Shown are 32 nucleotides from a PDB entry: RNA.
The depositors describe the entry as "RNA hairpin structure containing one TNA nucleotide as template".
[PDB]
RNA sequence: UGCUGGCUAAGG
RNA sequence: CCGAAAGG
RNA sequence: CUAUGCCUGCUG
Ligand code: C5P
Numbered sequence: 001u002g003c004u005g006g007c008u009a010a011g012g
Numbered sequence: 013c014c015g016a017a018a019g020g
Numbered sequence: 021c022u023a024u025g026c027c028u029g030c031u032g
Base pairs, nucleotide, nucleotide: 002030003029005027006026007025010024011022012021013020014019
Other pairs, nucleotide, nucleotide, family: 001031cWW004028cWW008023tWH009010cHS009011cWS009022tWS015017tHS015018tHS023025tHS
C1' cells in the first nucleotide's frame, strides 16, 4: 500500500 | 436514525 | 446504526 478480520463512535 | 424526553 | 479515528493478520 491493498486486502480480511476485529475495537471505538467525537462528528453524523 | 428512533424517541416527548431519558435512553437506544 | 455509522470512520474522517484505531488494533490485528496477510500482501508488496
Ligand atoms: O436500538 P438498537 O437495538 O441499538 O438498534 C436497533 C436498530 O435501529 C439498528 O440495527 C439500526 O438499524 C437502527 N439504529 C440506528 N441508529 C441508532 C440506533 C439504532 O440507525 N443510533
Released in 2020, the model rests on X-ray diffraction data to a resolution of 2.95 A. Crystals were grown from: 0.2 M Lithium sulfate monohydrate, 0.1 M HEPES pH 7.5, 25% w/v Polyethylene glycol 3,350. Bound small molecules: CYTIDINE-5'-MONOPHOSPHATE (C5P). The work is reported in "Structural interpretation of the effects of threo-nucleotides on nonenzymatic template-directed polymerization" (Zhang et al., Nucleic Acids Res., 2021).